[PDB]
Context: one part of a larger RNA, bound to proteins that are not shown
Molecule: 16S rRNA, nucleotides 2 to 920
Organism: Escherichia coli K-12
RNA sequence: AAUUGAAGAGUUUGAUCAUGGCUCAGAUUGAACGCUGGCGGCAGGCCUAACACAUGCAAGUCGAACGGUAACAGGAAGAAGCUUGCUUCUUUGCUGACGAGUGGCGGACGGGUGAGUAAUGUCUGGGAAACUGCCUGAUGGAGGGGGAUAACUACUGGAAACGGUAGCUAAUACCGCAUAACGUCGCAAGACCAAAGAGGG
RNA sequence: CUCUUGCCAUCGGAUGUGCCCAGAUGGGAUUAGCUAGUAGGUGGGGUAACGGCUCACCUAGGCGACGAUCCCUAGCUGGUCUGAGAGGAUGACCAGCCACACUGGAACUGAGACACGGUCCAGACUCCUACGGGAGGCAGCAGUGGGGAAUAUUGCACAAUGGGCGCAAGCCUGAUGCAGCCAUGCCGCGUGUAUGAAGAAGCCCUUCGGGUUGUAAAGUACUUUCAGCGGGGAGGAAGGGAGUAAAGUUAAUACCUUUGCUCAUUGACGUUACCCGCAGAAGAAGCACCGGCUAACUCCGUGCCAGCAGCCGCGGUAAUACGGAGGGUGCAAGCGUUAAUCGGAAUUACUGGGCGUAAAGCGCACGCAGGCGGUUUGUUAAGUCAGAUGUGAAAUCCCCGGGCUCAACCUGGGAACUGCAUCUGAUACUGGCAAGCUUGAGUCUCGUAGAGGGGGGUAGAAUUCCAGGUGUAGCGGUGAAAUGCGUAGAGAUCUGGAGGAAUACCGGUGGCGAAGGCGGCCCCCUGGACGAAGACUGACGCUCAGGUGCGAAAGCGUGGGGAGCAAACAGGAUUAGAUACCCUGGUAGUCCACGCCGUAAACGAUGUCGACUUGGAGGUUGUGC
RNA sequence: GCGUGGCUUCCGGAGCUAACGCGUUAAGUCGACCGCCUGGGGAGUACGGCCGCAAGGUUAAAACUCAAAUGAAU
Numbered sequence: 001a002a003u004u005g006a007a008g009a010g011u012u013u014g015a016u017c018a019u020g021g022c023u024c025a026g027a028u029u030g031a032a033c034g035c036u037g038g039c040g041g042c043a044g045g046c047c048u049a050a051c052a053c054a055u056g057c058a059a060g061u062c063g064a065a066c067g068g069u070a071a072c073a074g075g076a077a078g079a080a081g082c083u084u085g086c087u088u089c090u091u092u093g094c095u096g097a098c099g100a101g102u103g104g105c106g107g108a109c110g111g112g113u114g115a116g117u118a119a120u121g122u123c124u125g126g127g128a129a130a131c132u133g134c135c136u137g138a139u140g141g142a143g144g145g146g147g148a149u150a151a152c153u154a155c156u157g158g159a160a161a162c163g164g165u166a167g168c169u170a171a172u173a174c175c176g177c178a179u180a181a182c183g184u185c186g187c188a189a190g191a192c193c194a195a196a197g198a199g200g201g
Numbered sequence: 202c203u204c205u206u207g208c209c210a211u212c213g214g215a216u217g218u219g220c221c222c223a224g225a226u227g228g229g230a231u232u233a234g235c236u237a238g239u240a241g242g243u244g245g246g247g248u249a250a251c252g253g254c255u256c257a258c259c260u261a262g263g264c265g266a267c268g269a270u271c272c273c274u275a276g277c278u279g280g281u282c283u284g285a286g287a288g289g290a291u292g293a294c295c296a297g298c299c300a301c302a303c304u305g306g307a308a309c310u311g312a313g314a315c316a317c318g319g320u321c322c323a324g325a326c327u328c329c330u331a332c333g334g335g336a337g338g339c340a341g342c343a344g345u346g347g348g349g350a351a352u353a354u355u356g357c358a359c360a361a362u363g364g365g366c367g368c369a370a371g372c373c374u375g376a377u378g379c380a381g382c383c384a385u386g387c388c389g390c391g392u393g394u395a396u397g398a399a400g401a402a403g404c405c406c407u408u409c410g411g412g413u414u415g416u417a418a419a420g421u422a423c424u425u426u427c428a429g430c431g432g433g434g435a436g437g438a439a440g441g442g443a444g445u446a447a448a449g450u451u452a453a454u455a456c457c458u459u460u461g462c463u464c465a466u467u468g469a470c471g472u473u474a475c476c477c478g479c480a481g482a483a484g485a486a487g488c489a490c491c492g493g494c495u496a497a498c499u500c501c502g503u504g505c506c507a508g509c510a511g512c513c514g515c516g517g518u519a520a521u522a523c524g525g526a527g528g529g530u531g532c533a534a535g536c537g538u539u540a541a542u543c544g545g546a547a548u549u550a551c552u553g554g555g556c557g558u559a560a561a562g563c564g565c566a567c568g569c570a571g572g573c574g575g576u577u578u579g580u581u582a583a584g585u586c587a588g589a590u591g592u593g594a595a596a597u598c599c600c601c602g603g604g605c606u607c608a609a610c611c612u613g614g615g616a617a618c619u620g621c622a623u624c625u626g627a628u629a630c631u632g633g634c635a636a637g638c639u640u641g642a643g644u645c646u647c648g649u650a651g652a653g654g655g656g657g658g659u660a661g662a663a664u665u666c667c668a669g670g671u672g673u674a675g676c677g678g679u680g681a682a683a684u685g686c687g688u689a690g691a692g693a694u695c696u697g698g699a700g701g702a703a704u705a706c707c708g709g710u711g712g713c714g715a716a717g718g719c720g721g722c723c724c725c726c727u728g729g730a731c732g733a734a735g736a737c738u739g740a741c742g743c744u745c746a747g748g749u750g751c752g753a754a755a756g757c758g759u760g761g762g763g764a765g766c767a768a769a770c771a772g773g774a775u776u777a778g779a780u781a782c783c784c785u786g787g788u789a790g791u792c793c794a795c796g797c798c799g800u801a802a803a804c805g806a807u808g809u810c811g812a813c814u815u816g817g818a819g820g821u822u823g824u825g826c
Numbered sequence: 827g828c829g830u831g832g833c834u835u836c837c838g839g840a841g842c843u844a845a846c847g848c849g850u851u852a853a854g855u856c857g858a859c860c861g862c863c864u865g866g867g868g869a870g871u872a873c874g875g876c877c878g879c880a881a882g883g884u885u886a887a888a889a890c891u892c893a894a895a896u897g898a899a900u
Stems, first nucleotide, its partner, number of pairs: 008024004014900001016898003026543004031539005038390006044383002046348001051346003055343003060105003065102002068098002072096003075092005112301003121226007130218002135214007143177001145175002152167006183192003197206005227273003234264003239261008276298004280291004303324005326337004354380001356379003362376001363374004393423004403414001405412002427484001429479005437470001440466001442464008487532005492513003498527005508515002554863003557846002562860001564751004571744003575638007583631002585627008599615006641741001642738005647732003653727007660704001665699007675686002712719002756797006765791002770786004808859006816837011841848002865892003874885004
Other pairs, nucleotide, nucleotide, family: 001600cSS002615tWS003004cWS008545cHS010493cSS012019tWH012895cWH013015tHS015899cWW018559tWS019895tWS020894tHS021893tWS022548cWH024546tWH025545tHS030047tHS036384tWW036534tWS041609tSS048348cSS048349cWS048352tWH049347tSS050113cHS050301cWS054344tHS054355tWW057375tHS059106tWS059109tWH060365tSS063067cWH063098tHH063100cWH066170cSS067100cWW068099tHS069070cHS070098tWS071093cWH071097tWS072093tWH081086cWW082084cWS082085tWS082086cWS083085cSS083086tWS093096cWH101150cSS102170tWS102171tWS104366tSS108311tHS108313cWW110317tWH110318tWW111302cWW112340cSS115300tWS117276tWS118274tWH119121cHS128219cWW129220tWS129250cSS130249cSS132216cWW141195tWS144176cWH147173cWW148171tWH149170tWH150169tWH151168tWH158160tHS158161tHS160334tWS178195tWH179194tWH180193tWS181183tHS181193tWH181210tWS186188tHS186189tHS194209cSS196207tSS200456cSS201453cWS201455cSS202452cHS219249tWS219250tWS230269tWH231873cWW232270cWW233265tWS233266tWS233268tHS234269tSS238241cWH238258cHH238259tWH239262tWS240262tSS242253cWH247252tHS248250tHS253258cWH279292tHS279595tWS279596tWS284286tHS284287tHS286553cWH287551cWS287552cWS296594tWS308315tHS308319cWW309316tWH310314tWH311313tHS316319tHS325338cWW330333tWS339343cWH342375cSS343355cSS349351tHS349352tSS353381cWS358360cHS359374tHS359376tWH360378tWS360438tHS360468cSS361377cWS367369tHS367370tHS384534cHS388608cSS389607cWS391485tSS391486cWH392486cWH393482tHS397416tWS397419tHS398399cSS398417tWH399418tWH400415tSS401417tWH402415tHH404413cWW407410tWS409410cWS416418cWH424482tWH425481tWS425483tWH426483cWH426485cWW428480cWW434474tHS435473tWH436471tWW439467tWW441465cWW450456cWW451453tHS468469cHS468470tHS481484cHS483485cWH486533tWS490497tWS495497cWS496530cSS497529cSS503506cWS503520tWH506516tHS507516tHS507520cWW514522tWS550864tWW555561tSS556561tSS560863cSS564716cSS565715cSS568747tHS569746tWH570745tHS571859tWS572858cSS575740tHS582583cHS582628tWS585629cWS598616cWW605609tWH628629cHS639739tWS639740tWH640740tWS641739tHS650729cWW651713tSS651728cWW652711cWH661703cWW662702cWW663701cWW664700cWW672690tWS672692tHS673690tHS673691tWH674687tWS674688tWS675691tWS677684tHS678683tHS679681tHS681774tWS682773cWS683773cSS683784tWS684772cSS700764cSS701764tSS709720tWW714717tHS716751tWS717801cWS731831tSS752799tWS752803cWS753800tWH755798tWW756880cWS757879cWS763764cHS763790tHS767789tHS768788tWH769787tHS774782cWH775779tWS775781tHS776778tHS779781cHS797879cHS798881tWS807853cWH814852tWW815838tHS839849tHS840849tHS840852tWH843845tHS843846tHS844897tSS845898tSS847853tWS849852cHS852854cHS865894tWS868889tHS869888tHH870871cHS870886tHS871887tWH872886tHS878880tHS878881tHS
C1' cells in the first nucleotide's frame, strides 16, 4: 500500500419538445467460418452422440508368510569325447533366483464423465448417537494343540468357456483349548472374548 | 543368545468417513391442495451410530400462499465474464464436494464398495460355437467409425513429483513429467536501418498548369535479432549403490541402526536453456474499412438492374453507399464475419423510473392476514452498534516484493473473503414487556341543514284511450312530400269516465350520498355529516393481497303492469343505392315485486390516510361577539 | 360590524410539469400502505380455470409482424 470511479449516437415530425421501442460504438469466449500466415514462451483443445467401439496399453507387488521348482544361471557330485584337464552328458531347490499355486497387502486410491439429482446434493454455520486399514503414543500379551486345502499326481466331462472324482501336502490360510481386563454384558456378584511367525548375526 | 520386523488386546492421538439441525441455493399458480409408514407415541427388531430404519399396537396427526404437491430445467461451490457499483450472466480449464461406470437390479468380500478395467441375475447389442453352450462393456490414455460449424498422437520416460507392494534392491504406475498436432488464446519479437529529389519512371487525378503515390523506390552507407549452418554448454539430481570410520546395540570389535567419510553412478525432455562464430537484406504482410453513426474520397463501370445493408437507408445516367481502380483510415501475424454473455438500457429503476392527457389508480367500499404507526418513564436488549474469538480450503482478484533478457508466466508475504456463530460491552433509534399521558381515534349531552336510504299514502298538470254533445271538410306531417287519419263525421271544442308513468315553477358552478346515484307533498322506519360548550375512554390508529358487500344503462328468469316513449319490424320518403339519417306507425323494453348479471369515457381519465406550504372573488351550511 | 368552523365554485403565486396545465379540495413539499405500467399490431384475443340460465364476465398467452406507435405544443 491493497486505490483511481460512471461519455454516448442514429432512427417517429413540415419542424419541436417529450415519451418510447429498435439499432450501433465496448469488453469477453473451450469458439466456428472466410481471407491471410514468420518465429518463440506460456496456456488451451468433443461444448454435439451418457452414440457404437477394432488394436495396444491404463494394477500390481511380496521368496524376509508357504509348499515348491516350470524357467534360467550357477554350484556340487557322478559318469563321460576324454583340453587329460577341462569340456560334454546326467543327478541333486543344492543355491542366485523364480513360472504356476496358497497366503498378505493393494485393487474403494489415482484417472474419466456430468447422465441422474431442485435435495439421501452443494455452500455457510452449528451439533450428537458413531466407526476408522495403513501411521502414531501408552500398557500388557504372544501358551499349548488340531483338522484341512490349492499347487501337485492319477483319472475323467466339454468344441470351447469352465470343470468333475480320487489321493497327497504347507503356512503369518483355518479352528478349538489355555490365558482374560483400565475390554464386553451386568446394579452388583459374576460370566465371557485374542494372537503368528519370519529374517540377520 | 542378541537384534530387527511382524502378530493379539485395550486405551489415546491423527486422518478418513457416516449421521443430525438452521439458513442459503432455478423457473412455472393457465400446478392449490398434498400425505396412511403418512405425523407422533409405546415396545420389539435392526445399524458402527441417532432415527418410521423396520415391524406390531396406539393416537390422528404432518405439510402448504414464508408456495406445499405437481410440471419443466439443472450437477453444486471456490470462482469466471461483464459492470463505476449494485446487479446481470456463467460454472470450460484448475481445486473442493456430489453423482455415475452398457441398461435395470442385487448382494458378496472388505477398515472402507453395494465396487470403471470384481461377482451374480435380467435386458439390448456385438461376437465365438461342434448348436449343447460360451464371451464382452474406452464417460482410463492413444485411436476408429458416427454425429457435428468444431476440438489433437494408436508419441517418449518413469529422470523428477506422487501413488501400490516390498526390509531393501526394486517392480508396477497412459497418475505425472515431457514431446507431437492446432494462430485457439495471451504475451514477446522479427519481417531491416540511416541516407537518398531525380521530387525518376509507372499508376491515379487534373481546370493539362500541375497534383498525388513519395524518401516511397532505385542508388549509397550500415546492422544481423530471428530463421539457416557450425561450435560450446547450465539447471531440473534429491537419492540410491559399493565400501570407511565412529557411536549406539549386544555375550560379541557379530549383525543391525545412525552419522560423518571415500569412490564409481542415475535426465524422458535433448540437437535443452543459454552462449559463441559464419554468410547475406538476404528467408518473413496481410485483413477489414472510407454516406451518417465512424477514423478515412475521388475516377471509371452499372443505371431501382446488378448489387449493398447493423440502423437510417443506397441503386431509375455525373453513385464519396453497388462493382473495379487510385488514394486514404484502422488493425496487424493476424484481420474480418457469425454465434454467445454482460454493457451502453435509469428500457424491471435496491442503488435508480413511472401511472390527469404518452403504457399505467381496481367502479366504490368494508375488512382478516400482512406492512406501518402519537407522546412519557422504567425495564429488556431481539434488531442495531462496538470490540474480541472461532471459522470463512488452496488457487484466483487486489497491494508490496522476488524469479524467467522483457512480457505473458511462475512465486514470497499481506490485504481481502463484505458472511456465519459465540462471547463481552453500548442503549440513541426500532422491537418486546410494564405503567402512564392526551394531542390521533372514539363515546355522551344539545342543536342544524340536506333530491341520503327503505316502506306506505296522496295531490295537481299533461298525454292516450273510452262514451257522449256541438260542428264540418279537412287533419297530420316535411327541406319538399307521401304513407297515415277523416263524410262510416276526422281535426277542432266541451262534458263524464279509465289507466299508466313522470313530478313544471321552486332550481341554483344548490344540496345529500363510499361510489353507482338521489328531485311534488305527507306519514312511518332508518344511515351519515356538521357546529357549540363541557364530560368521558386512553393510541383503541392508518392501509389492505386474498375475502366480502354495494354497483348506471342495457340484458336474463318468474309473476304482474303498460299511458307516453321506443331497439326490432312495416310502410312512406330521400338517394346511384339508402338494410340509414327524415316521416307515419310500432313490439320487446322502459314501470312494479323478487332473483340473476357485475359491466360503462363506472371520469377529476387523478387510490386511501395524515402533515406542511403566499393570495383574491364567490356559493352553501353552522356558530361567537 | 368583526370573528370562528364544515363543504363547495372560479382565478391565480411559489413550486411542479414534455407541454397543456395543477396550484392549501396540488399534478407543490413529505410520510404510511395498497393497486397498476414496461414499444405498436396480433389481443384483453386464443387455450385452460373459475363464475353465469344465457348474453357473457374474470384471469390471460404465443407464433408472427412493424420501426415505429404515442403525448403536448408550433